[PDB]
RNA sequence: CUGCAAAGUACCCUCAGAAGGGAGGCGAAAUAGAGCA
RNA sequence: CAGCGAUAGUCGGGUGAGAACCCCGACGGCCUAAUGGAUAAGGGUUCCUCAGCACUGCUGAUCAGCUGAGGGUUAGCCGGUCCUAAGUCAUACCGCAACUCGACUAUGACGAAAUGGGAAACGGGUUAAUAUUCCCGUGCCAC
RNA sequence: GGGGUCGAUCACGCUGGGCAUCGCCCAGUCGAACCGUCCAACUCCGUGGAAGCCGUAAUGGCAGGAAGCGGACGAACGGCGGCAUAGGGAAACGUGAUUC
Numbered sequence: 001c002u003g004c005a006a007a008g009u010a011c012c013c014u015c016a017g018a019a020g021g022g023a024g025g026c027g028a029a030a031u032a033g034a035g036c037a
Numbered sequence: 038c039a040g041c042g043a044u045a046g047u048c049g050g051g052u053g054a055g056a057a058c059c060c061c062g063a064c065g066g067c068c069u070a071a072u073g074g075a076u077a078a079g080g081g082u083u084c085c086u087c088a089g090c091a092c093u094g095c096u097g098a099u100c101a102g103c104u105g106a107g108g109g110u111u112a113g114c115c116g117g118u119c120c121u122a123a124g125u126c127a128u129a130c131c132g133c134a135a136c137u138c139g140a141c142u143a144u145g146a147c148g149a150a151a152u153g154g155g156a157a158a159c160g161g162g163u164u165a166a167u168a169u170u171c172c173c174g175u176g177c178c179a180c
Numbered sequence: 181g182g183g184g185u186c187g188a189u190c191a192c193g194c195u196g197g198g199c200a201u202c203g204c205c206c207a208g209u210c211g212a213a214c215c216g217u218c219c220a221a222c223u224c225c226g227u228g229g230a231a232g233c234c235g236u237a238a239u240g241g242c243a244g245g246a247a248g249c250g251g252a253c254g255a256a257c258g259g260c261g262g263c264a265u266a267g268g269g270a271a272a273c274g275u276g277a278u279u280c
Base pairs, nucleotide, nucleotide: 008036012022013021014020046064047063048062049061050060051059084108085107086106087105088104089103093101094100113177114176119154120153124147125146126145127144128143129142131139132138158175159174160173161172162171187279188278189277190276191275192274193209194208195207196206197205198204210267214262215261216260217259218258223252224251225250226249227248232242233241234240268273
């Protein structure tokens, strides 16, 4: 030690909630999802 | 998370996803040289407003001295500033192997914000937050 | 010791509040700096003329002149007037006094 590239997560359910969770989407890989093989 | 000469809440209601402790009212209490008012030092934004609750809060929190973002301190007459106090420093001189060291003597400067001396301001009004400063009126001092 | 404001208390009046068989209980009744003016104490001057009188809480004072009378100098963050048909207050928007 994000990733080849932001493609850095649309839409829906839930919730007091731009939180979080579920489901889902991207990618070879998300126990690569942000002080991130 | 009781012990302290300060034993303190209760019933309704408001807000809110959530309320024993956030706010309103009533009732009941606590503090009287202080749990009241104004300030020195010290702190340093803790002040006010809005939005919040992962942190902090001896429980909880919709609250906050917490988190984030904005905003706020206005002077001729308040104080500093000026004077000098105990005393301090600097330069000169002299000492010391030497100095960032050392006593005296000169010269100069420093040394008081409640609480030493000291030219001059009162009353009213106004903001979420300042006020003898801003505004209105009036007064006063120095050059 | 004296002067003296705040405060506190007392008296009575006014404003509004509380309590309700009593008639009482609470709060308020305000208003600066500054400008002007006034004085006590202390000191001193004149007068006066005490031989025991004057004075203090106390000490004390005097012919090197006491008291008394008259003056000069002379205080408050104090009194009084202004500052205010300024300001403030829902309203009344006081007056005297004691301790200070």
Molecule: RIBOSOMAL RNA
Organism: HALOARCULA MARISMORTUI